[PDB]
RNA sequence: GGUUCCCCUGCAUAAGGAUGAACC
Numbered sequence: 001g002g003u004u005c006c007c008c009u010g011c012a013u014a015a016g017g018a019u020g021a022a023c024c
Base pairs, nucleotide, nucleotide: 001024002023003022004021005020007017008016009015
């Protein structure tokens, strides 16, 4: 690099942003 979970905003089917942990 890549995968999963979490957080803020949101009017959602989103979208912007970002932190911690684990795995390859």
Annotation:
This is an experimental structure of RNA, with 24 nucleotides shown. The entry is an ensemble of 10 models. The work is reported in "Minimum-energy path for a u6 RNA conformational change involving protonation, base-pair rearrangement and base flipping" (Venditti et al., J.Mol.Biol., 2009).